[PDB]
Primary citation: Dodd et al., Biochemistry (2016), "Pathogenic C9ORF72 Antisense Repeat RNA Forms a Double Helix with Tandem C:C Mismatches". Shown are 39 nucleotides from a PDB entry: RNA with a sequence from Homo sapiens. The entry also models potassium, strontium, magnesium and chloride ions.
RNA backbone atom coordinates (compact mmCIF):
# COMPACT_ATOMS: atom_id res chain seq x y z
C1' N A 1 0.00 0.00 0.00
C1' N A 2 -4.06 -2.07 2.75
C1' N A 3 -5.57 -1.54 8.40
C1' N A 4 -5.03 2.38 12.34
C1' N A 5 -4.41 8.36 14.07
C1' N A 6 -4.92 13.24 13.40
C1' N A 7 -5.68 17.07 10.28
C1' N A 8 -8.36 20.35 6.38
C1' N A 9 -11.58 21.14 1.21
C1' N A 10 -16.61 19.95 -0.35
C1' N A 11 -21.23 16.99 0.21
C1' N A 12 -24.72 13.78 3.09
C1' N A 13 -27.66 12.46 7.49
C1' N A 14 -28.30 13.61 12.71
C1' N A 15 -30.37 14.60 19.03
C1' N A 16 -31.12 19.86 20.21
C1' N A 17 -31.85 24.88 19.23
C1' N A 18 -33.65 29.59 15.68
C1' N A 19 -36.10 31.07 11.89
C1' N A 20 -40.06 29.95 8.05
C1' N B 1 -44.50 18.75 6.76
C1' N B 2 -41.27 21.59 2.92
C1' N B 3 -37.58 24.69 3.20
C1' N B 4 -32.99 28.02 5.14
C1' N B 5 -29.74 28.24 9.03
C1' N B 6 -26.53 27.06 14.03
C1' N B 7 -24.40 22.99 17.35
C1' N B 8 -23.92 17.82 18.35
C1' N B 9 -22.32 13.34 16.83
C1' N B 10 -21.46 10.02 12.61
C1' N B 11 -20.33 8.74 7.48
C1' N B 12 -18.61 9.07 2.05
C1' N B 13 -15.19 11.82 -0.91
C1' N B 14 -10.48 14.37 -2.09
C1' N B 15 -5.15 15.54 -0.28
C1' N B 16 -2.00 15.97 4.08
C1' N B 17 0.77 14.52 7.84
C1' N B 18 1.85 10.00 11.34
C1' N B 19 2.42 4.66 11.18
RNA sequence: CCCGGCCCCGGCCCCGGCCC

Crystallisation conditions: 0.04 M sodium cacodylate, 50 mM KCl, 0.04 M LiCl, 0.012 M spermine, 0.08 M strontium chloride, 10% (v/v) (+/-)-2-methyl-2,4-pentanediol, equilibrated against 35% (v/v) (+/-)-2-methyl-2,4-pentanediol. It was solved by X-ray crystallography to 1.47 A.